[PDB]
C1' cells in the first nucleotide's frame, strides 16, 4: 500500500 | 456494529 | 421522527503479505 480477520 | 438503503408500528 | 426488524458501505484495529 493491498488481502484476510471479528468484538463490525 | 449502526449511519445510508428496505420493511412493520405509532 | 422515534422504536422494532432488516442492513451494507466508510474507517479503525489485528494479523498476513
Nucleotide at each position: 500500500u493491498c488481502g484476510u480477520g471479528g468484538u463490525a | 456494529a449502526u449511519u445510508a438503503c428496505c420493511u412493520g408500528c405509532c | 421522527g422515534g422504536c422494532a426488524g432488516a442492513g451494507a458501505a466508510a474507517c479503525a484495529c489485528a494479523c498476513g503479505a